Solved structure of RNA (S4 rRNA; S3 rRNA; S2 rRNA; S1 rRNA) from Chlamydomonas reinhardtii, 1114 nucleotides shown. The PDB entry is titled "Small subunit of the Chlamydomonas reinhardtii mitoribosome". The reconstruction used 40,131 particles. The structure was determined by cryo-EM at 4.2 angstrom resolution and released in 2023. Rfam match: Bacterial small subunit ribosomal RNA. A reference for the family is Yusupov et al. (2001), "Crystal structure of the ribosome at 5.5 A resolution", Science. Clan: SSU clan. Rfam 15.1 lists 42,628 matches to the family in 10,626 species.
[PDB]
Context: bound to proteins that are not shown
C1' cells in the first nucleotide's frame, strides 16, 4: 500500500423470521370563578362546562428474539498473502445433466378455439 | 393520447387427440399499397351463344411503408419474423398450502436494470368478479385464579435394587490376658485371746523370804501373696455377618411436583426392581 | 558537668468477608482456599517481579478454652407454622395453693355405657311354575351363567351381615370413639335453689382405656373383599381394570397397646370458644444424613417399646411471593378450523438448489424465514474462476 | 500429748566465784485426733441392696489424780428388735476446693503460688513414738544385675542426668552466707538438690549509638 | 467518690425466616514453618504437660560427747 | 567405741463420687 483471503461465534451497519396485532383513548381551544411569580404589566396555577379534534389514500409509520445472515455493499479488529490470495490481455466458464427437490406459468377445452368488429370503454390530458 | 377478457356476427365437436394444446427439431429469412402527366382510345374472355370496359397499351412519374433487429461480433448462447415436425397432458394419489369485497381467479396494462435480451421473474395499475361463517372446534395468546420440592425455569428437583471401590459403625464364636466374691487346703512375717515354765530389782521381812508391778521359752482363732473348682465388669486381637456414608461418566423404571391408580402415620400378604393389596384417619395431592 | 548526627529485617496479606493491584507464565493442568470459591485461553485468588496494606524481633499456620453463640434460653429461644405437646386418663410423689372440688332435691339432655328379647328396605343359595336366548360387566375389548333353562318374574324357606332415609358446618364424650327398635340397667353432663369452707391443681413413678389390623380357641357363615388360576392400554405385567374367590371382615375369651391416633392448638387456674396471654406442674426440641443393631421389659409371635450413637456433610429445609409449565376451569381473538374457491405433487417449459463430472462450473445463502435468494437481468465486458502469455513490488 | 518462759535440786559438766545440760514440778497459749448440720460426676442398655443391709441390751472396749458434778463409736464376742435405706447398691469417669483464663453479668472451662487429703514400683503386717513411717523394721509378688545357681542385692511419683512414646520437654551448677528447718552450751559452729544464687527455655516489664568528665 | 452486653460473609431467581459453619477478639504452648541469636537489671512460668514408664552414675539427715 | 536428737522440708495424682474436700456450730 494493496487484496473478491479467512473469521458473521470479534464485528458497525443494514434486514429475516413469527411475537400478525395494538396502533385510539388522549390532549388542545374557549368560558366562569379563583390564586403565584415581578417595580404599568405576562405567563403560571387551581374548580367545573361546553366544542376542537386526532398523519396518508389506507398503506406505511410503534414494535420482544434468535452468537438468525452478511468481512463478495463499504467498512473493520484480529490472523494471513505479496514472482504472486497485485493487475492486465484474449478466450472459455459462472448457464454443464443419471436423479431428486422447491418456485412459477402454459394447457388438457365448449363457460371453448378460431376470425372480423367498434379497432368497445381505463388506470393516464397536465408545465 | 394507448389495451385485453367480453359483448355482437361467422366457423368448428369424429377419442378427432380434434381447427385443443405448442414443447422439441429441420429450414428459409421477399411480399406491396397509394396516386399524378402526356400519347393513343373505344379492349379483355367463355361455349356453341355468350360474358368483364368504354376506359385498354406507352411514357415519364411519383409517395408511403417494407429492410430480419440491436449490437463490433448473436453457432454453443440473445431476440425477431414466416414455414414446416406436432411430443405429453383429456383435470392429477398419499400429503398439503393459500385466501372469507371490489378478495381469490382472470384479463391485460407500465415501471425498473436495461444496445438488445423479463414469454413466465419482480414491483406496480386498473378490467371483469362470486363462492361463501360458528358447536373447544386444535392451535396462538392474553385475561384469570385455583397447585409444584421448577429458575439452567418439568429436557428441571429428585427416587431406590444394585455395580468397582474407599471409610467409623454395629455385631461377634473366640486367643485370652487385668479385677474381685465364694468351695476348701492353706495361710508367711504377724498374730486378739491364752500363758504364773520363767527372770529380775522397787519396798518390807534382823541372811534365802517376799515379790501386787518391769523383762521372758511357750499354744492358737484372726490375717496376704498363692491353686485346681466356679460367678462378675473390663480391653483390645478378630473370625464372620450385616447396615450407614461417600463416589463425573456401569444402569433399570416411574416415587415425587396441576403432576398424570390421591398419597401416607398405622399392621400383616403378593413382585427380576421402583411398589402395590385392605380397613379407620389426616386432608399437610389436586380442584369445582 | 561534654560534644556530633540517620526511620529494619522480616513475616503473612492484597476477589468479598478483611486494610491492599497490576504485569508476564499457564489456561478446570500446575494450583490455592478459613467460608463464598477462582482458574472451562484475555486469572485484580494459582508461577514470578514491581507495587501497596497489617504487625514488627516478630509473624503466619495448626490447634486448645471461653465468648460471638439468646447454639441448653435463670437473667435469655421456645414447641398448629422450620425441630419441638406424649393416642387419652385414674393418679396420696415433689412443687404451687384464702371464692375451686364434690354429694342431696327438682329442670332439662341423647348415637353415653354393658346384657336380654323382638323388628327391618334389603341379601344370595334353593323348593315347584311363567318363559325361550340372552345375562354379566366396562373408555373399550375377555374366562363364564346357558342348549340341563341365564338376567329376570311369581311365591316359599334359609340364615345372619348392616341398620338403607331420618341425619346437620347435630349431638355426647377424657380420647378411640358412638347411628334398629323395646325394656333391664350404670352412669354422665348442663342451669335453678340449697349444703361443704380447700378435700384444690399437676403426674415423675406406677396403672388402666385404647379405631383397624394380627395371633390361640369354637364352629359355621346373607352380602365385603388378601391367594390360586383367566383376560385386558402396553415389549417382558406380576399393578390399575374386567372374574370367580379362601382366611380375615361376624359372633364369645385371650395376648398385642404401636399410628399425620390433629385443635399438629399439654394440661389447669384467672380474664371475652385463640394462635391476645401472665402463671403452676409438666412432656419434647438443640444443624441435616445418620434410629437400625446390641442390651433389659411383654408376647404364641409378627416385633411392640426405650435408646443412642458413630462417620461425613455446609447446607438439608420454611413461608409469601416473581417468572415457565395445564395430561385444571369461565370470559374475549385469529378462513383458527369442519364452511368455499384456486393451486401444489401428474406433462412440458422457464427458474432456482443438491449431486455427478469438467481446467474452471467463481462465491455466500442450509428445516422452518434457503431453493424467480444476493443476480432489478452473464453473448466479451459484468467477474472474483479456469487455460495460455507478459506485467510491477 | 507438742513447745516455749518460771520454780527446785543429797545430781553431773564449766567457775580465780558462779552457768549451762540433766530430772522434776507447775504458770502460758497451743496442736493433735473423734464426731455430727449441710455441699457435692453422669448412667435406668444400674432395680431391688448376697447382708448385719440401721437399731436395743451384755460385756470386751488396757489408769485414781483439786472442793457440790464429771469421763465416746459396732470396733470384736453374744442375745436379741426384726428392720435399715431406696440416685438404695453396681458401673465407669474423676484427687477436692480457692484460684487463672472469659463473659458485661449469671456463667463456663489447662497452670500461677498456696489451703487439704492421698500415695510412694505392688500388697499384707508389726516395733518405738504422744502420733508412722519417700533414701526406717519383716514377708509375698513384679522387675534389673550376677553366681561356680545355691542364693543375695536393689525399686528416682527428691535433684541434675539416661532410654522409650511424643510435636514438645532444661545444668550429671555452686553454696550454705540471707532465710527456715535439724543439731550443738565455745567457736557468725556442722548439714540441708528445701531454699538461695546462678544456667538452657516459653510468656512478659524494661532499657540499649559510640566517645570522653 | 460505684467504672456496667461490637458484628460481617455464607443458603436463594430474589425478599424474610430457620438454625448451623467460618472469620475479625482475647488468652494459651521448650507447637511448627520462616529472621534475628549485642549486652544487662528483672519478674515469673513450666506438673518430662503424658508413663503411679525402665533407671546408669553421682549426689539429697546428719549433728553430738 | 558407746549412747542422745533426725514424722519438717520435696515430687506426684494411682485410688477415692466420700473417714476426702469445703463451709457452719458445738468439743469429752
Nucleotide at each position: 500500500a494493496g487484496c473478491u483471503c479467512u473469521u458473521g461465534c470479534a464485528u458497525u451497519g443494514c434486514u429475516g423470521a413469527a411475537u400478525u396485532u395494538u396502533u385510539u383513548u388522549u390532549u388542545u381551544u374557549u368560558u366562569u370563578u379563583u390564586u403565584u411569580u415581578u417595580u404599568u404589566a405576562a405567563a403560571a396555577a387551581a374548580a367545573a362546562a361546553a366544542a376542537a379534534a386526532a398523519u396518508u389514500u389506507u398503506u406505511u409509520u410503534u414494535u420482544u428474539u434468535c452468537a438468525a445472515g452478511u468481512c463478495a455493499u463499504c467498512a473493520u479488529g484480529g490472523g494471513g498473502c505479496u514472482u504472486a490470495u497485485a493487475g492486465a490481455g484474449u478466450g472459455g466458464g459462472c448457464u454443464a445433466c443419471a436423479g431428486g427437490c422447491g418456485u412459477a406459468u402454459u394447457a388438457c377445452a365448449u363457460u371453448g378455439g378460431a376470425c372480423a368488429c367498434c379497432c368497445a370503454c381505463a388506470a393516464g390530458u397536465u408545465g | 393520447c394507448c389495451a385485453a377478457a367480453a359483448c355482437u356476427g361467422u366457423c368448428c365437436g369424429a377419442a378427432u387427440a380434434u381447427a385443443c394444446g405448442g414443447a422439441u427439431u429441420g429450414g428459409a429469412g421477399u411480399a406491396a399499397a397509394a396516386a399524378a402527366a402526356a400519347a393513343a382510345a373505344a379492349u379483355u374472355u367463355u361455349u356453341u351463344a355468350a360474358a368483364a370496359u368504354u376506359u385498354u397499351u406507352u411514357u415519364u412519374u411519383u409517395u408511403u411503408u417494407u429492410u430480419g433487429c440491436u449490437g463490433a461480433a448473436a453457432c454453443u448462447a440473445g431476440c425477431c419474423u414466416c414455414c414446416a415436425u406436432g411430443a405429453a397432458g383429456a383435470a392429477g394419489g398419499a400429503a398439503u398450502c393459500g385466501c372469507g369485497a371490489g378478495u381469490a381467479a382472470u384479463c391485460g396494462u407500465a415501471g425498473a436494470u436495461c444496445a438488445u435480451u423479463a414469454g413466465c421473474g419482480c414491483u406496480a395499475c386498473g378490467g371483469u368478479g362470486a363462492a361463501g361463517g360458528u358447536a373447544a372446534c386444535c392451535u396462538c395468546u392474553a385475561u384469570u385464579g385455583u397447585g409444584c420440592a421448577c429458575a439452567c425455569a418439568u429436557u428441571g428437583c429428585c427416587c431406590g435394587u444394585c455395580a468397582c471401590c474407599u471409610c467409623c459403625g454395629a455385631u461377634a464364636a473366640u486367643a485370652g490376658u487385668a479385677u474381685u466374691g465364694u468351695a476348701c487346703a492353706g495361710g508367711a512375717a504377724g498374730a486378739a485371746c491364752u500363758a504364773u515354765g520363767g527372770c529380775u530389782a522397787c519396798a518390807c521381812u534382823u541372811a534365802g523370804u517376799c515379790g501386787c508391778g518391769g523383762c521372758c521359752u511357750g499354744g492358737a482363732a484372726c490375717g496376704u501373696a498363692u491353686g485346681c473348682g466356679u460367678g462378675a465388669u473390663a480391653u483390645u486381637a478378630g473370625a464372620g455377618u450385616u447396615g450407614g456414608a461417600g463416589u463425573a461418566a456401569g444402569u433399570c423404571g416411574u416415587a415425587a411436583c396441576a403432576g398424570g391408580u390421591u398419597g401416607g402415620g398405622g399392621u400383616a400378604g403378593g413382585g427380576g426392581a421402583a411398589c402395590c393389596u385392605g380397613c379407620u384417619c389426616c386432608a399437610g395431592a389436586g380442584u369445582c | 558537668a561534654u560534644u556530633g548526627u540517620u526511620u529494619g529485617a522480616a513475616c503473612a496479606c492484597c476477589c468479598c468477608c478483611c486494610a491492599a493491584g497490576c504485569a508476564c507464565g499457564u489456561g478446570c493442568c500446575a494450583g490455592a482456599a478459613g467460608g463464598g470459591u477462582c482458574g472451562g485461553u484475555a486469572a485484580a485468588a494459582c508461577g514470578u517481579g514491581c507495587g501497596g496494606u497489617g504487625u514488627c524481633a516478630g509473624u503466619a499456620u495448626a490447634a486448645a478454652g471461653c465468648g460471638u453463640c439468646u447454639u441448653g434460653a435463670c437473667u435469655a429461644g421456645g414447641c398448629a407454622g422450620g425441630c419441638a405437646g406424649c393416642g387419652c386418663g385414674u393418679c396420696u410423689g415433689a412443687g404451687c395453693g384464702u371464692g375451686u372440688g364434690a354429694a342431696c332435691a327438682c329442670u332439662u339432655u341423647a348415637a353415653a355405657c354393658g346384657u336380654u328379647g323382638g323388628g327391618u328396605a334389603a341379601u344370595a343359595u334353593u323348593c315347584g311354575g311363567a318363559g325361550g336366548a340372552u345375562c354379566g360387566g366396562u373408555c373399550a375389548a375377555a374366562u363364564g351363567a346357558g342348549a340341563a333353562u341365564a338376567u329376570u318374574c311369581c311365591g316359599g324357606a334359609u340364615g345372619g351381615a348392616a341398620a338403607g332415609c331420618c341425619g346437620a358446618a347435630g349431638g355426647c364424650g377424657a380420647a378411640a370413639g358412638c347411628a334398629c327398635c323395646a325394656a333391664c340397667a350404670u352412669c354422665a353432663g348442663a342451669g335453678u335453689c340449697a349444703c361443704u369452707a380447700a378435700a384444690g391443681c399437676u403426674u415423675c413413678a406406677a396403672c388402666g382405656c385404647g379405631u383397624a389390623a394380627g395371633u390361640u380357641u369354637g364352629g359355621g357363615u346373607a352380602g365385603c373383599g388378601a391367594a390360586c388360576c383367566g383376560g385386558a392400554u402396553u415389549a417382558g405385567a406380576g399393578a390399575c381394570c374386567c372374574g370367580g374367590g379362601u382366611a380375615g371382615u361376624c359372633c364369645a375369651a385371650a395376648c398385642c397397646g404401636u399410628c399425620a391416633a390433629c385443635a399438629c392448638a399439654u394440661u389447669a387456674u384467672a380474664g371475652u370458644a385463640a394462635u391476645c396471654u401472665a402463671u403452676a406442674a409438666c412432656g419434647c426440641c438443640u444443624g441435616g444424613u445418620g434410629a437400625u443393631a446390641c442390651g433389659g421389659u411383654g408376647g404364641c409371635a409378627a416385633c411392640a417399646c426405650u435408646a443412642u450413637a458413630a462417620a461425613u456433610c455446609a447446607a438439608a429445609g420454611c413461608a409469601a411471593u416473581u417468572g415457565g409449565c395445564a395430561g385444571c376451569g369461565a370470559u374475549a381473538g385469529a378462513g383458527a378450523u369442519g364452511c368455499g374457491c384456486g393451486g401444489u405433487g401428474g406433462a412440458a417449459u422457464a427458474u432456482g438448489c443438491u449431486g455427478u463430472u469438467u481446467a474452471a462450473a467463481u462465491c455466500g445463502a442450509a428445516u422452518u424465514u434457503a431453493c424467480g435468494c444476493g443476480c432489478a437481468a452473464a453473448a466479451u465486458c459484468u467477474u472474483a474462476c479456469c487455460a495460455c502469455u507478459u506485467u510491477u513490488u | 500429748u507438742g513447745c516455749u518462759a518460771g520454780g527446785u535440786g543429797a545430781c553431773c559438766c564449766a567457775a580465780u566465784a558462779c552457768g549451762g545440760g540433766c530430772a522434776u514440778c507447775g504458770g502460758g497459749c497451743a496442736a493433735a485426733a473423734c464426731u455430727c448440720g449441710c455441699g457435692u460426676a453422669g448412667g435406668a442398655u444400674u432395680a431391688g441392696c448376697g447382708a448385719g443391709c440401721u437399731g436395743g441390751g451384755u460385756c470386751g472396749c488396757u489408769u485414781u489424780u483439786u472442793u457440790u458434778u464429771u469421763u465416746c463409736a459396732g470396733c470384736g464376742g453374744c442375745c436379741c428388735a426384726u428392720g435399715g435405706c431406696u440416685u438404695a447398691u453396681c458401673c465407669u469417669u474423676a484427687g477436692c476446693c480457692u484460684g487463672u483464663c472469659u463473659u458485661a453479668a449469671c456463667g463456663g472451662u489447662a497452670c500461677u503460688a498456696g489451703g487439704c487429703c492421698a500415695c510412694g514400683g505392688u500388697g499384707g503386717c508389726a516395733c518405738u513414738g504422744a502420733a508412722a513411717a519417700g533414701g526406717g523394721g519383716c514377708c509375698a509378688c513384679g522387675g534389673u544385675u550376677c553366681u561356680u545357681a545355691u542364693g543375695a542385692a536393689c525399686c528416682c511419683a527428691g535433684c541434675a542426668g539416661u532410654g522409650u512414646u511424643g510435636a514438645a520437654u532444661u545444668u550429671u551448677g555452686g553454696a550454705c552466707a540471707a532465710u527456715c528447718g535439724c543439731u550443738u552450751g565455745a567457736a557468725c559452729g556442722g548439714c540441708g538438690g528445701a531454699u538461695c544464687c546462678a544456667g538452657a527455655u516459653g510468656c512478659u516489664g524494661c532499657u540499649u549509638a559510640c566517645a570522653a568528665a | 467518690a460505684a467504672a456496667u452486653u461490637a458484628g460481617a460473609g455464607u443458603u436463594u431467581g430474589g425478599u424474610g425466616c430457620u438454625g448451623g459453619c467460618u472469620c475479625a477478639g482475647c488468652u494459651u504452648u521448650c507447637a511448627u514453618g520462616c529472621g534475628c541469636c549485642g549486652a544487662g537489671c528483672g519478674g515469673u512460668g513450666g506438673u518430662u504437660u503424658a508413663u503411679a514408664c525402665a533407671c546408669a552414675u553421682g549426689c539429697g539427715a546428719g549433728c553430738u560427747u | 567405741a558407746a549412747g542422745g536428737c533426725c514424722a519438717c522440708g520435696a515430687g506426684u495424682g494411682c485410688g477415692u463420687a466420700a473417714u476426702a474436700c469445703g463451709c457452719g456450730a458445738g468439743u469429752u